[PDB]
RNA sequence: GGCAUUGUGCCUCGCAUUGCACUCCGCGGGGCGAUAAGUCCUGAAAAGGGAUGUC
Repeated sequence: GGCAUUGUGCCUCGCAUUGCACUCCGCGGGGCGAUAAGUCCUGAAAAGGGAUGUC
């Protein structure tokens, strides 16, 4: 790579939305590990990255 499960966030279309966050997920379709992002993970950090199972 296929498959199940799933953390995490991104894009897009319709409807809806003027909403005071750092405790973060509108609903419904469609497309995502990607050199974006990330609230999730590894590291003691600066930096880095989906994870577990299963052919």

Solved structure of RNA with a sequence from Bifidobacterium angulatum, 55 nucleotides shown. Crystallisation conditions: 0.1 M sodium acetate trihydrate pH 4.6, 10% w/v polyethylene glycol 4,000. Method: X-ray diffraction, resolution 2.76 angstroms. The entry became public in 2020. Entry title: the wildtype SAM-VI riboswitch bound to a N-mustard SAM analog M1.